Method: X-ray crystallography, resolution 3.21 angstrom. The entry became public in 2005. Shown are 88 nucleotides from a PDB entry: RNA (tRNA). Protein in the same entry: Leucyl-tRNA synthetase. An Rfam search finds the family "tRNA" in it. By type it is a transfer RNA. It comes from the structure "The crystal structure of Leucyl-tRNA synthetase and tRNA(leucine) complex". Crystals were grown from: 30% isopropanol, 200mM tri-sodium citrate, 100mM sodium cacodylate buffer, pH 6.5, VAPOR DIFFUSION, HANGING DROP, temperature 293K.
[PDB]
């Protein structure tokens, strides 16, 4: 070069197809606690910023595009992983 799918929050990995009820399901990792001398182990809780009454405040690669409203829908731009033949 042909062609398949796609980029998410500390990580991993959902929701995105049937936009708003997402700060965003779920593990991990971190952290406090019942524990009660001491390994572990089962369960609650807190981990994106900030609060002296239950809140606010920014958030889903970059920029625009549509909408009252997008992580979400279109469009460019960078990126990234895939199978091409005789090999199962």
């Nucleotide at each position: 070069g042909c062609g398949g799918g796609g980029g998410u929050u500390g990580c991993c990995g959902a929701g995105c197809c049937u936009g708003g009820u997402c700060a965003a399901a779920g593990g991990c990792g971190g952290g406090g606690g019942a524990c009660u001398c001491a390994a572990g182990a089962u369960c609650c809780c807190c981990u994106c910023c900030c609060g002296u009454a239950g809140g606010g405040g920014u958030u889903c690669c970059g920029g625009g595009g549509u909408u009252c409203g997008a992580a979400u829908c279109c469009c460019c731009g960078c990126c990234c992983c895939c199978g091409c033949a005789c090999c199962a």